[PDB]
Context: one part of a larger RNA
Molecule: ROOL RNA, nucleotides 16 to 537
Organism: Ligilactobacillus salivarius DSM 20555 = ATCC 11741
């Protein structure tokens, strides 16, 4: 290359799409129903319990990245003393690798045979930084290295198609709209330099004895974490810390008539819509002892000038400086805006 | 001449129409892709033009509108003197209108296009159910069977 | 004396009882509408505020009057004790003028002129004593003297008739009553002399230690008023007090088995209709240990006598001792008055 | 003698009437201010008086009441003996009533008067209010106005 058969849904053996094998029914039978079924294997799956072990599979030790506090040595500004802050530099104890991530071929260990385990190569998500700025995403870069012992009882939960779901990529009827890009303006949100308000920038304020507050570490003082002890240590022993926790015990202090003014160097939080007028109880000179008088000035009478990270509208030319409203203001007063 | 009619000054400012501006006309149309202009702005090649017709445009007077003046005849308006408009139309009295094709937003290019909403096909695998789908190895035969191709196992030639 | 004119409601000037002056109307006019209207003036007015003053206008300083309270010198009665408490002399600190009251004529000081403000004489009102007692008026007799500075800013409130209200003097219909005084009783409502009843004539009642409660002035103690200081004194510092306020701070106590009786000199606030019975659970004698007998008496058995500050009522004589009512009482009991 | 009809101690104590007291009459009136009395009390001048008529007043006896007493005749009462009273009237028996004029509360004086309750005049100022009166100097003219009389001012004669 030709001829023949044979095809049970985790794997093995049976009948072959069956009033077969059996299985419900009954105290046991009939009868009557069901027969995609029937008997045998279970794990480095899956989760519970022992003893060991640095961990015995979301653990355990390592790296290198970075992180929040500390105590020296200057700076500079404040407290009634002790002492508190702001900025530069050295050193320190704790903590910290962004999925232990799936999915197809390849070739390997196990099993009479499956789940099952190991890399190679391809890829599917999901997270960290840059992109970055005053929003967002497209896209680049990463997501490191070693170890995870032996048992006891349990458990089948281990095949495929079609559909409904959400995600990406093209193709087009009937409606509704002078469409699309380009700049220009107008709202909403922000951004720089300024001026108002307000908040921190840190000791106690006791006492007749006898209580009560503040401040001070590693003391044979506590506190915290490992171990011993016994049936079990909460109680006794031995080791470790001062980033964190810890002021029981001990020391050192609890000063200062009142109200009233007061905010030092740093720091943080909120305050503005366009064109025209009116102006103080406010602020600067002059006065006058004072009580109160002539002037200027101001809506910073809290907000004032330069500007777009982004986004929504919009013939932006004519109508047209036309209609319409308005002519007064310590609740400052028209109009158009934005809610 | 007929008619109508009280007169001003400042702030701050919408809109609907507009496809180069106006001003008419369209039997069941009504407009970017209909029409007409001795109208008006912008672009070009001949006249470097006209022009009749037919009918426009202004401007100056007739008179209304107030508005003051002076009145004057008792005295009052009237009426008369200029003043400044006339919203409509008409008098009389001087000018002076006539090649043809085009204009879509601030630009651009569409208006059989383009976008918005609807709506169909598809897609290894690494998203989710299927109690509330099916399968005695798959695809056909309306399902299913007979049947025919395709996939794995046994063996022969 | 005779003849002309002019009369605008705080005072001064316009226009004459006006589609005048204007004013309201509107952004501004028109029109309309209003015209007892229009400019000017303000105070030794009348509240605020400043500065000075013993007070600077309901305040200051005087007097004379008169009050409530303390001390001392006697008096008489009580407390377990320090000490309380009536009654007379005497002297003391504090308080204390009863409208700062309105009007009409007189002259004076202001203002070009008003309102204003000085006294003199006259009178309305209010309040204090006497009237005056146990109620109330009608009347008299008072309501003393002297000082009350200068300024900022506001205000227009500054005439008269008439009505109604209220107080006061007179002058009369219609209705209702034997009408008014005098005196006499009755009720209500009070005086003076007793007697019952009740409150007052005042120290504390404590403790292991520490607390707690009575009394005691004028301490270099504390209270209160004045001024001093500061930007304010509330702290501080200076001068006054002890009639009022003041016992924080010191001194001196904090005794006394209970129940029972108990009210001293002196006060203060409540008890009473008229004519006739009954008479104790009460009081006094004699008994009788005793429990209880035998006598007299009591509505004081809680109210009893003289009695009228004022206020209302009544033919006050006959009807009449007649009508009604009742004839018994630990509610004490009949009638008749008050209410 | 006709009717009628239980008998009696005490305490406390109203009233409507009453114009000197009682007893009776008044057609649409009822009483202080009408009327009568052989009716009673209290003042005065004459008789110091009367009196007929006509009517009164008592006292005493008929009977009713009760009360009692005795009886008596079988026996009862009835009767009957006295004893107190008779609300009404009669009988039969004694006496005895006749100038006028007046009388307001205890007291005085009204009752044509007083007095309460009702309303009217009218008041210098020292009492209140007119938002819900008016006012071109006051009184007068229905109010207002012409108009006359008073009040202040500027003049003359």
């Nucleotide at each position: 290359a030709c001829c023949g058969a044979u095809g049970a849904a985790g794997c093995u053996a049976g009948u072959g799409g069956a009033u077969a094998a059996g299985g419900u029914g009954u105290g046991a039978c009939a009868a009557g129903c069901c027969g995609c079924c029937u008997a045998g294997c279970c794990a480095u799956a899956c989760g519970u319990c022992u003893c060991u072990u640095a961990a015995u599979a979301a653990c355990u030790a390592c790296u290198a990245u970075g992180a929040c506090g500390a105590a020296a040595u200057a700076u500079a500004c404040g407290g009634a003393u002790a002492c508190g802050u702001u900025u530069a530099u050295u050193u320190u104890u704790u903590c910290u690798a962004a999925u232990u991530u799936c999915c197809a071929c390849u070739u390997g260990g196990g099993u009479a045979g499956u789940a099952c385990u190991a890399a190679u190569u391809g890829g599917g998500a999901g997270c960290a930084a840059c992109g970055a700025a005053a929003a967002a995403a497209a896209g680049u870069u990463g997501u490191g290295u070693a170890g995870a012992g032996a048992g006891a009882a349990g458990c089948a939960a281990g095949g495929g198609g079609a559909c409904u779901c959400a995600u990406a990529u093209c193709u087009g009827a009937a409606a509704c709209u002078a469409a699309g890009a380009c700049a220009c303006u107008u709202g909403c949100c922000g951004u720089c330099a300024g001026g108002g308000a307000u908040u921190c920038g840190c000791a106690a304020u006791a006492u007749a004895c006898c209580a009560u507050c503040u401040u001070u570490a590693g003391u044979u003082a506590a506190u915290u974490a490992a171990g011993g002890c016994u049936g079990a240590u909460u109680a006794c022993c031995u080791u470790a810390g001062g980033a964190a926790c810890c002021a029981a015990c001990g020391a050192a202090g609890a000063a200062u008539a009142u109200c009233a003014a007061u905010u030092a160097a740093g720091a943080a939080u909120u305050c503005g819509u366009g064109u025209c007028g009116u102006g103080a109880a406010g602020u600067u000179g002059u006065g006058g002892u004072g009580a109160u008088g002539c002037a200027a000035c101001u809506a910073u009478a809290a907000c004032u000038g330069a500007c777009g990270a982004g986004u929504a509208a919009g013939g932006u030319u004519u109508g047209a400086g036309u209609a319409g409203c308005c002519a007064a203001a310590a609740u400052c007063g028209a109009c158009a805006a934005u809610c | 001449c007929a008619c109508a009619u009280g007169u001003u000054u400042g702030g701050u400012g919408a809109a609907a129409a507009u496809u180069g501006g106006a001003u008419a006309g369209g039997a069941a149309a009504a407009g970017g892709u209909c029409u007409a202009u001795g109208c008006c702005c912008u672009g070009a090649a001949c006249u470097u033009g006209a022009a009749a017709u037919g009918c426009g445009g202004a401007c100056u007077a007739g008179g209304u509108c107030a508005u003051g003046g002076a009145a004057g005849u008792u005295g009052c308006u009237a009426g008369c003197c200029a003043u400044g408009a006339u919203g409509u139309g008409c008098u009389a009295g001087u000018c002076u209108g006539a090649u043809u094709c085009a204009g879509u937003a601030g630009u651009c290019u569409a208006a059989u296009a383009a976008g918005u909403c609807c709506a169909g096909a598809u897609a290894c695998a690494a998203g989710a159910g299927u109690a509330u789908c099916c399968c005695a190895c798959g695809u056909a035969a309306g399902c299913c069977a007979a049947u025919a191709c395709g996939c794995g196992u046994c063996g022969g030639u």